This is an experimental structure of RNA (Parasitella parasitica Fanzor 1 omegaRNA) from Parasitella parasitica, together with DNA, with 99 nucleotides shown. The sample was in a buffer at pH 7.4. The source organism's lineage runs through Eukaryota, Mucoromycota, Mucorales, Mucoraceae and Parasitella. The entry has 2 different proteins, among them Peptidyl-prolyl cis-trans isomerase. The depositors describe the entry as "Parasitella parasitica Fanzor (PpFz) State 4". Released in 2024, the model rests on electron microscopy data to a resolution of 3.2 angstroms. The 2024 paper behind the entry is "Structural insights into the diversity and DNA cleavage mechanism of Fanzor".
[PDB]
Context: bound to proteins that are not shown
RNA sequence: UCCACCAAAGUUAUCGCUUUGGUCAAUUAAUGCAGGUAAGCAACAUCCAGCAAACAGA
DNA sequence: CGAG
DNA sequence: CTGTTTGCTGGATGTTTATCCCGGGT
DNA sequence: ACCCGGGATAA
Numbered sequence: 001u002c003c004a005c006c007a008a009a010g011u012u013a014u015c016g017c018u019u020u021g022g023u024c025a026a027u028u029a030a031u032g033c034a035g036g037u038a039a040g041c042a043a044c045a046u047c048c049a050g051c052a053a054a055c056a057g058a
Numbered sequence: 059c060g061a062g
Numbered sequence: 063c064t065g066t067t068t069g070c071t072g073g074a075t076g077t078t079t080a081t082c083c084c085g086g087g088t
Numbered sequence: 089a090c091c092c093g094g095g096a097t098a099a
Stems, first nucleotide, its partner, number of pairs: 002016001004023007031042003043077015078099011
């Protein structure tokens, strides 16, 4: 126990780096894309083996 | 591939 | 390095519909 | 006699 995306610079095609500019559907909402109103597309349940968060014990 |  | 709940990722198999008749009531 | 379940079986 934290981090959404697109660019500029430190800078050298420079980091889970820093400083700035731009974007927001926020959500414990809803079948999801696009077409704009038609017309198309999209595999899911269970179980099991792993790995991460919380807790508790070695 | 990257962390204890 | 052990246990549960959740979830995220990976692997395997499926995704109903007729028919009979005995208990019971009228 | 005649019907209303509801379990159980099987492709």